Keywords: GOLLD, nanocage, ncRNA, RNA. GOLLD RNA nanocage, nucleotides 4 to 748; GOLLD RNA nanocage, nucleotides 561 to 833: 976 nucleotides with solved positions. Method: cryo-EM, resolution 3 angstrom. The entry became public in 2025. The 2025 paper behind the entry is "Naturally ornate RNA-only complexes revealed by cryo-EM". Entry title: GOLLD RNA nanocage (env-38). The reconstruction used 20,375 particles. Rfam match: Giant, ornate, lake- and Lactobacillales-derived (GOLLD) RNA.

Context: one part of a larger RNA
RNA sequence: UGGCCGCCUAUGGUCGUCAAAUAAACUACGAAAGUAGGAUAAAGUGGAAUAGUAAGGUUUAGCUAUUCUGCGGUUUCAUCUUGUAAAGAUGGAGCUUGAGUAGGCAAGUGAGAUAUCAAUUUUUCUUAGUAUGUGAGGGUAACACUUUAGCAGAGGAGAAAAGUUGACUGGGUCUUUGCAGAGAUUCAGUUGAGUUCGGAAGAGCAAUAAGAAUAACUCAUAGAAUUCAAUGCGAGAGGUAGGGAACUAAUCCCUCCCUAUAAUCGCGGUAUUCAAUAUGAUAGUUUACUUAACAUCAAAUUGGGGAAACCCUUUAAGAUAAGAUAGUGUACGGGUGGUGCCGUUAUUAUCCUUUGAUAGAGUGUACCAGCACCUAUCGAUGAAGUAAACUUGGAAUAUGGUGGUAGGGAUACCACAUCGGGUAGUUAAGUAUUCUGUCGUUCAAAAGGCGGCGGAGCUUGUGAUAGACCGCUACCUGAAACCACUGCAAAAC
RNA sequence: AAAAUAAGAAAAAGUGUCUAUCAGUUUUGACCGAAAGGUGUCUACAUAGUAAUGAGUUGUUCAUUGCCACAAACACUCUCAAGGUGAAUGUGAUUCUUUCGAAAGGUUUCUAACACCGCAAGUGUGAAUCUGCUCGGCAGGGUAGAAGAAAAUAAGUAAGAAGAGAGUAGGUUAAAACUCAAAGAGUGGUUCACUUAAAUAACCGACAUU
RNA sequence: AGUUUUGACCGAAAGGUGUCUACAUAGUAAUGAGUUGUUCAUUGCCACAAACACUCUCAAGGUGAAUGUGAUUCUUUCGAAAGGUUUCUAACACCGCAAGUGUGAAUCUGCUCGGCAGGGUAGAAGAAAAUAAGUAAGAAGAGAGUAGGUUAAAACUCAAAGAGUGGUUCACUUAAAUAACCGACAUUGGUUGUUACAUCUCAAAAGGAUGUGGAAACAAAGGGAAUAGAUAAUCCUUUUAAAGACAACUACAAUAUGGUGUAUUCUCAGCCU
Numbered sequence: 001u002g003g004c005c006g007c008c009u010a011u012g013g014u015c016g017u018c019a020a021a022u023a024a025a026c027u028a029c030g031a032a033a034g035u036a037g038g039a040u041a042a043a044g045u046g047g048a049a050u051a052g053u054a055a056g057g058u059u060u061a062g063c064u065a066u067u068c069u070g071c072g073g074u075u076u077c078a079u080c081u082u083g084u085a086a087a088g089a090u091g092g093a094g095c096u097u098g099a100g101u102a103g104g105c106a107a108g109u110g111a112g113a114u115a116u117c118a119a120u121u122u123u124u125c126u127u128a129g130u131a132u133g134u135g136a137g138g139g140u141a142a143c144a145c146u147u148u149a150g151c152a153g154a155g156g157a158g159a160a161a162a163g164u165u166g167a168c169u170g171g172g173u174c175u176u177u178g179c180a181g182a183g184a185u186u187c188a189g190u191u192g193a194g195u196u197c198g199g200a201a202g203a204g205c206a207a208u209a210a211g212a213a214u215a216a217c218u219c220a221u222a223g224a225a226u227u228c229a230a231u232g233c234g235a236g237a238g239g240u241a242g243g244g245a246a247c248u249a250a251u252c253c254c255u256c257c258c259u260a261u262a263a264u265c266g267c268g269g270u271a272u273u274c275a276a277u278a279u280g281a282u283a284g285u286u287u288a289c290u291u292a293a294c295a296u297c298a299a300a301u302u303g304g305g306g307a308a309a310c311c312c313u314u315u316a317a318g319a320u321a322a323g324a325u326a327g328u329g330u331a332c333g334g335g336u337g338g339u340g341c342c343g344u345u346a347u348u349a350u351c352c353u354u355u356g357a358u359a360g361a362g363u364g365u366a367c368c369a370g371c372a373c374c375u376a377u378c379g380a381u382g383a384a385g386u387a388a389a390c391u392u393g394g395a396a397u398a399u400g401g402u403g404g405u406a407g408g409g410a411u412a413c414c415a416c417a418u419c420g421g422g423u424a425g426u427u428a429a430g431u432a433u434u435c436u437g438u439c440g441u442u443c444a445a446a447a448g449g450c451g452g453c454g455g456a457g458c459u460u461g462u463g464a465u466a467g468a469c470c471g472c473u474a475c476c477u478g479a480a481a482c483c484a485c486u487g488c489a490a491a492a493c
Numbered sequence: 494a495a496a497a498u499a500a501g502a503a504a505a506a507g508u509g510u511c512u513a514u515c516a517g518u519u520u521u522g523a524c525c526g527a528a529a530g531g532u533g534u535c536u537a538c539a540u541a542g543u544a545a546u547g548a549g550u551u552g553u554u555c556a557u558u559g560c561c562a563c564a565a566a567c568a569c570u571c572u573c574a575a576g577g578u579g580a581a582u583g584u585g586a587u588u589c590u591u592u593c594g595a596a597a598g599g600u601u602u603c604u605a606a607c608a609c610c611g612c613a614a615g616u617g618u619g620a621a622u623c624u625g626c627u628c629g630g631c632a633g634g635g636u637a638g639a640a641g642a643a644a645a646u647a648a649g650u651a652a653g654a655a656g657a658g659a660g661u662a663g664g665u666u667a668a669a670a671c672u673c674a675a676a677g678a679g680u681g682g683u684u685c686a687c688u689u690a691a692a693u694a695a696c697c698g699a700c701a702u703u
Numbered sequence: 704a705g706u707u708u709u710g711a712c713c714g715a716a717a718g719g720u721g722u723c724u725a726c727a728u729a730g731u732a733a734u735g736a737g738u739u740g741u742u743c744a745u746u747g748c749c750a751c752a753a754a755c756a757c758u759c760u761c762a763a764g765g766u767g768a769a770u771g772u773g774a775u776u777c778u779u780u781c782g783a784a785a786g787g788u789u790u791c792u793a794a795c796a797c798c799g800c801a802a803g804u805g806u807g808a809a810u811c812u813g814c815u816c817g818g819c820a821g822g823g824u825a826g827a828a829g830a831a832a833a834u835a836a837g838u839a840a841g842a843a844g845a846g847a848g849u850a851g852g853u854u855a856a857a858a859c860u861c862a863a864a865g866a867g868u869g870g871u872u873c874a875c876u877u878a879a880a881u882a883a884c885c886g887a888c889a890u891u892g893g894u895u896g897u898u899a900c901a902u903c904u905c906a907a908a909a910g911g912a913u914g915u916g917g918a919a920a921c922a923a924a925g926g927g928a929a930u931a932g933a934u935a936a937u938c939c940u941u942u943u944a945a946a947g948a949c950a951a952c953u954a955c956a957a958u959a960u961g962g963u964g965u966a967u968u969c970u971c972a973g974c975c976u
Stems, first nucleotide, its partner, number of pairs: 002015004006105006026037004044071010058492001072096010108221005113214002116210001117166011132152003139145002167190009177489005194205004223274004228269001232267004239261006276399004283391002286388005295320003300315001303312003323351006331344003352382001354380007362373004401416005418479008428460004434456009463515007470507001501761002516672010530703006538552001542560007561585004567579004588657005600644005606618004622639007676688002681697003704860010718891006726740001730748007749773004755767004776845005788832005794806004810827007864876002869885003892953006899915006916970004922941002925938001961975003
Other pairs, nucleotide, nucleotide, family: 001016cWW002019tSS006275tSS008400tSS021042cWH022041tWH023040tWH023094cSS024039tWH024075tWS025038tHS030033tHS031732tWS033747tWS041074cSS042073cSS042095tWS054490tWS060490cWH102401tSS107392tHS108224tSS115211tHS129153tWS130154tWH131153tHS135149tHS136148tWH138146cWW158317tSS186237tSS198201tHS215391cSS216284tWS227270cWW231268cWS236262tWS236263tHS280393tWS280394tHS281393tHS282392cWW285389cWW293321tWH298317tHS299316tHS301314cWW302313cWW322352tWS329344tWH330345cWW353381cWW353383tSS361373cWW425505tWS426471cWW427461cWW443447tHS444825tWS446813tWS462508tWS473505cSS476499cSS517675cSS526660tWS527536tWH528696tWS537658cWS538541cWS539553cWS540550cWW541553cHS552658tWS565581tHS566580tHS571575tWS588659tHS593652cWW594649tWS594651tHS595650tWH596648tHH597647tHS598646tWW599645cWW605619tHS659698cSS672673cHS673675cSS677690tWS678686cWW678691cHS687691cWS705863cSS714848tWS715724tWH716884tWS717969tWS718971tHS725846cWS726729cWS727741cWS728738cWW729741cHS740846tWS753769tHS754768tHS759763tWS776847tHS781840cWW782837tWS782839tHS783838tWH784836tHH785835tHS786834tWW787833cWW793807tHS847886cSS860861cHS861863cSS865878tWS866874cWW866879cHS869918tSS875879cWS891972tWS898946cWH905909tWS914944tHS915944tSS916966cWH921942tHS924939cWW926937cWW928934tWH929931cHS960976cWW964972tHS965971tHH966970tWH
C1' cells in the first nucleotide's frame, strides 16, 4: 500500500487478496479413561431449574449471573442412491458470538398542526320605503261619484358574513413487570344523512365512510428506508373443526379446559438504494405591496327607438388576480333496465391574461429622431411587476478529530486517543575513620563479625545559596459502558 | 455510603526558566601604601618665565633673537590738582637630608654724683650730651624725639658648604559592565617575568645613626 | 386398630460374665501367576513430597522431571526407647598465691559487672528420681449387626390366619414331615464359709433335712358378664429352685471318642476316662 468494523476525516483493532478468531474434525500413542500436536464455519427467537442483589428479624416482586431444553442457522462424521455426480435421503456429534473513542451526515420514516367539497340553520343587505292596507281635507254631484296629504308596511327571488352536521357507546388483545392514562388493531350494539316502492298514511336496503398536499410548517429518530414463491421464531381478536375434565341410573346440548386454522403485530434474514464542510452556477414555494386602480361578469333597475319579448343607455347589493364557454370522449375510476355522458386527465375550436416580430393611421412628449397608444397578420405564454426571508447545490478550488499559544488576524507549532488520585527521584569524580539501607554468609538465642551493590558527610569541579513555575523518569491505586408511548410503585404479625 | 490500612533495593530522570540575596573579575576616579634588620626625617621638577637656534655637562649652565607678566630713569600731552601715551634698563621654575651659623629693628631700665668756682658754664672722672612745643621772675616742671649705655628676645631664624635626584611592588573604596589562568609552578620575598613543569631577567627607595 | 412400600433409630431366636460385629486379591483400571486373608510382577492414570536441569538483575517466583509415599475391623498374649519436667556443677589432700596431680557425675563456652579472688544471665556435656506407659512395635486366633423390633410419611383393608419345633423363619397348608438359622475371641478348677430362694417337716414361735444353668409340655392358681353366685371359651401368672451367685485359702493341661451332669422331652458349662 490493500480488505473488514453503515458513509467522510483523525486515532485504534483485526486480517493478507476465496483477504476475523475458537471448538468438534484430522494426525500419533493407549484395552478403556485420556495424553501430546492441530486446520477451519455461522442468523437468531422461545421455555425450565438454582445462586446472588433485596434498611433493622422473618415472608414476597423485579433484575444480575451459572446450567438444561424446543425450532431454526452453521460445520463435520457414518450408512445408502448419483460418479457420464460435487447433488439428494436417513442416523449421530460440535458451536449458536468478536470489531472502541471523538466531530459531522436524514427531500428517508413516525407523530402533531394547517386546506377544500356537500347538505342545513340564524342574522344582515339589495329589488323597495316598491306591492298592498288605512285615510283628514278639496273638487264635482244633489243626494252620489273619484281618490290626495299623513300613518303603517311585505312575501318571493338574489347576494354576503358567522355556526352546525359528515358519527357515537361497550368488550378483548398489543406497547418489559404491578396500578392509572394515551395510541394502535379486531369483535358486537345503537342512531339515520342518503336511496328504492307509494298522491298520502306507510314498507324495504335497517348503504359505516366526501377529502388531498407539505425539500422550502413544527417536534422526534444516527444508522435508516424499500423489496422478497419461496425468509426463521414467538404472541394473537372473531368464526369453524377435533378432543378432555365434571354432572347423572344413563345419553345429548349450553357453560369450563386444551389443540389446529390465523385478521393484525414484535424481533431477525436475502436483495437493492442513500449517506463530510465552505465559496458559487442551475432549478423553485410562502409572506407583503402595486390592487379589484384600469377592465370583465351579475338577480334586478332608469331614459329612448322598433314588428305588439329585438336593440341602445343609466344605476346596483356582489363576484373574478387565471381561468371561462362548447365538442371529440384517448387514458384512469363510478352509476343504470339501457343510452346520455357523472368525476379526473389528455386533445380540438373560440374568448380572456402576459409578450415577440412585420406593416398602417392619429395624438402626446417644447421641436426633429426615438418611445408610448390604437388596428391588422404570424408565433410564444397561463396571470404580470417590485421587495424581504427560505430550499436545492454541476464543474473547479480550498478544507475535512478535540483542546491550547502573543495587543488583534492568517500561516505554523505543541499535547491527547474513555477519565482521575497518590508515593519515591531528577550534575560528575575521588575519599583515611565512623554511621546507615538492601542481599548473602557466620553465631543455639541476644549482642556482634566477614563480603557484594548504594546512601549521608568531607574535598575538587559545575560561581554559590534560597523561593516560585514548567517539564521528565520509575512505581502504587480508583471510576465509567444499559429497552420508556406518558405518571406512580414491593408488602405481612 | 466517607478516609486510613500499599507506592522493597539496584538501574532509570532537564546541573531547565524567572526573581531575590551574596562572592569574584575588568575599566575609570578618589584615598592610602616599601615585597632584604631597628630608630628619626622624607619621596618635587627635567637643560628653566615662555618659544627657537648654538655651545658645554660631575643637576638642569651660558650666549643671541621674538613674545608675556611686574617695577621703572627719561620724553611728550594736560590751566593747578587728579590723569593719559611711549620707553632706555632691571626682576620672574624648584624638592629632601646632614653640617656650620649671624645682623638689623622692636621691647624693659638709665640721661646721675663728686672736686675747683659767691651765683653762671668752664675744666676733670663718667654712657649720662642736645632739639621742638608748653608752664613760672629765676633755679626748674610737663610732653614728644635724636644720640649713647646695660640686660633679655629676635634664633638654632637668614646666609654658606657637602650629599641625594628617591610615593615603588601593590592595597582599600565608589560608579557601570561582566562571570573563573578569577588557576598553578618557582623564589629569601614580590611581579606587568614563566606554564603542567622546571629555569630565565627585572624589582625589594634617598640621607644620617645603630 | 391392622397390612404393604421407602427412610431413620435400635436389636442375638441353644447357659452366665467382659470386649466386639469393618473390607473383599487393595490409591485407581487392565493382564498374568499363586493362596492357609486379600500376596507378587508389568503397563497407563490421579493425589502428596522431591535429587537434578532450564528460565528469572538481587529477593520473591515460573516450567519440566529421575526416584519415593498413598485401602483396613476385633479379641488374647508379650512389651520398649527418645524428648520434656524437678534437683545438682561440691568437698578433701600435696602446693606461699596460680593450675598441676589423686578421689568424685561435678568439666567447658557466649554476653555482662569489678584491680584480683569472684557475681549475674543464656547454653553444651554429665549424675539421681518421678513421668512418658501398660503407650509404640512383635507374635497367635477370628473373617462375626443375624432372625427380627420400634417410629415417621403415603397408599390400602384380613393367610393381617393355622400346623409344627427346644426356639425362630423369606421353610410348610387343613394336616403332618422337609432344609436353613440360633454370631467371633477370652473366661467360668478344687476345699471351706456366708447371704437369698424352692420343696418337705414342725400347733404357733424357736428349729431340722435335701437342693439351685437355659428353652418347652402335662398340671395348678387368679382376673372378666347377669349388681349377689358361677366361668365352656378367652387373658395374665405359676410350673421353669431366677445363687451353677458372693468371700477367704490354694492348684493346673497335648487332644478326640465314650460315660456322667440329666429330668416328662431337648441342650450348654463343669467333672471322669